[PDB]
RNA sequence: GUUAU
RNA sequence: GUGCCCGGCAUGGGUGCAGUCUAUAGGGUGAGAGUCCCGAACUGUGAAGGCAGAAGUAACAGUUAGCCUAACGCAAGGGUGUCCGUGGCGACAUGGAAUCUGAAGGAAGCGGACGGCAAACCUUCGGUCUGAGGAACACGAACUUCAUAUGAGGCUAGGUAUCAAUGGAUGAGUUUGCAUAACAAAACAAAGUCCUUUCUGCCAAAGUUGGUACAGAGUAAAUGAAGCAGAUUGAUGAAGGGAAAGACUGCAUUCUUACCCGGGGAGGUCUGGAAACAGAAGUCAGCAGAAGUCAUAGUACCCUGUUCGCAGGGGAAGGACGGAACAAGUAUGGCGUUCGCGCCUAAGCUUGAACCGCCGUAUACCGAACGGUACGUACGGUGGUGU
Repeated sequence: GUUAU
Repeated sequence: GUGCCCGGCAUGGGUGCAGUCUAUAGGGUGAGAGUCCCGAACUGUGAAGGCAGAAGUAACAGUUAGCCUAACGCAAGGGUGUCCGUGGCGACAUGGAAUCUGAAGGAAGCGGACGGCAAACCUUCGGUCUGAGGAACACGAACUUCAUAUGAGGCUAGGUAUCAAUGGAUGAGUUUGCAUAACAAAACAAAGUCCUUUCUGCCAAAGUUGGUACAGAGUAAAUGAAGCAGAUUGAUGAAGGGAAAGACUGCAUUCUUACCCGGGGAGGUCUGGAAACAGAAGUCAGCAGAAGUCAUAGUACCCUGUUCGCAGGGGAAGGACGGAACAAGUAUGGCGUUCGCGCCUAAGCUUGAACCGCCGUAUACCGAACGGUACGUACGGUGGUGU
């Protein structure tokens, strides 16, 4: 990059 | 998304008895080996300048009894300001389509398996985390001392100054320009170890790292440093000892559970109806709330008594009302006045809509820890934010 509160 | 109460139940966790089994296959030592020494083979990883390719050499690791598992597939079930069928006057119901969902808290979901893990105890060396919250005061059950918005610190790209590296394997961790945490990628890497092969291409006083010591530049949802203490089976990373335990199965025993099973549903809403009345959907985590109110309901349930329709004693759920307290602001009340004002109190009066947490105990998880699951949830403890 993804994702979570 | 879900999140209430009562009841049920292990496929989750203890414990006891029994049986069988345990380090690649194999061998040994020994009274005795799961533990100690040997050990092919197979599979993987794989080598000294840098990059890219190709070998499969040295060396290392896995082939234990066994336990888990990512991606992914399946999938009970849940939803929908949408459509269709069917039933109702209706609120609605029910099946389908479409689409979402199927999660971190019980179909105690089912498969899968990149991958992880797997032996008493003792000593030693690493790493990580914790000893709240709170610019880290106050307050507080919640370590001590220090530094930080005047920017502590960490990180990202340069320029001087200096010492050192450099292959691969093993390996926890750290970092990645800043809320925090996980994962991917990359670079780095503790403590302690092992081994020193072969080809090609391009690049080489090259590349890339690391440590300390400056003067700065860019980065902010703020912490950092040291101490002392504790945790560390994600079976964290090593070393030395250790004739030490580990594992699965069957039966027994026990404790426990938020999306499983069965039951319950007030208050408010909604529909029919003039009403009476009859129906429908549907509860459900906080907040500054104790006594009492209304109702399901003294029902369901629970514990004891047994003549088994049977006393007696306890006793559920959602919502609203209500306002003892609390917390803020305020003198028409006070004390001190250096005559300006300063402090104290709060009967009465006004305001607390919403929200961030944190910690303890219990209990269930993702992801041991951190970070999370509505502050996870329940009960308690404790600060803040402000329309």
Molecule: Group IIC intron
Organism: Oceanobacillus iheyensis